Method: cryo-EM, resolution 8.6 angstrom. The entry became public in 2010. Shown are 138 nucleotides from a PDB entry: RNA (rRNA expansion segment ES27L in an 'out' conformation) from Saccharomyces cerevisiae. The work is reported in "Cryo-EM structure and rRNA model of a translating eukaryotic 80S ribosome at 5.5-A resolution" (Armache et al., Proc.Natl.Acad.Sci.USA, 2010). The reconstruction used 35,800 particles. The organism belongs to Saccharomyces, within Eukaryota.
[PDB]
RNA sequence: GGUCG
RNA sequence: GUAGUGAG
RNA sequence: GCCUUGGUCAGACGCAGCGGGCGUGCUUGUGGACUGCUUGGUGGGGCUUGCUCUGCUAGGCGGACUACUUGCGUGCCUUGUUGUAGACGGCCUUGGU
RNA sequence: GGUCUCUUGUAGACC
RNA sequence: CUUGCUAC
RNA sequence: CGAUC
Numbered sequence: 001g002g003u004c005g
Numbered sequence: 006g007u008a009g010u011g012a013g
Numbered sequence: 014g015c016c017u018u019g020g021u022c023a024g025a026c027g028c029a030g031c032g033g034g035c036g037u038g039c040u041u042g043u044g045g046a047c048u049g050c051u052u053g054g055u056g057g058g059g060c061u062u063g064c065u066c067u068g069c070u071a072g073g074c075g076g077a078c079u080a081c082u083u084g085c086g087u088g089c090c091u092u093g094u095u096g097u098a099g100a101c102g103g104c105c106u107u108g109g110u
Numbered sequence: 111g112g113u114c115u116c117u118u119g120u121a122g123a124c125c
Numbered sequence: 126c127u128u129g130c131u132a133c
Numbered sequence: 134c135g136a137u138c
Stems, first nucleotide, its partner, number of pairs: 001138013014110003019105002022102001027097005033090007042081004047076013111125004
């Protein structure tokens, strides 16, 4: 930091 | 995540 | 999807008899081959006879090793063969989950 | 799935 | 679940 | 807010 939730 | 209906 | 039931398409592989081929072990007859034993003939020395040492050549028998010949047995393998088993799956459908 | 009965859970029921 | 549609 | 990493 992305994803999920 | 949930509810309803045919089809798959 | 899954599980179930119903329907449909129908499907994997493994083995054994025979003919063959390849590798391995063994014998029978014949030839060659190295050795042993017995028997015969011939050349030379001495005795110059009873005898004998030595070289060469011939025949028979058995046994190491190699070559050729058919049969036997065992393992391996493909193909054709004939016998022969047999596990599977997939798709459609309804309910449950 | 999530829920409950249960120590968890099958079974079942509700959403 | 996924497709037609809608909701919570 | 947590989890994965």